An RNA with a sequence from Lachnospiraceae bacterium ND2006: 25 nucleotides with solved positions. The 2019 paper behind the entry is "Structural Basis for the Inhibition of CRISPR-Cas12a by Anti-CRISPR Proteins". The reconstruction used 297,026 particles. The entry also contains AcrVA1 and Cpf1, not shown here. It was solved by cryo-electron microscopy to 3.38 A. Ions in the entry include magnesium.

[PDB]
Context: bound to proteins that are not shown
RNA sequence: AAUUUCUACUAAGUGUAGAUGGAAA
Repeated sequence: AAUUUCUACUAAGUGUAGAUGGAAA
């Protein structure tokens, strides 16, 4: 502690594993 966004991450280095139906009131 990076993300369409959420959670847990670092997962071999500008990312990994699942999920995710938005707009509206």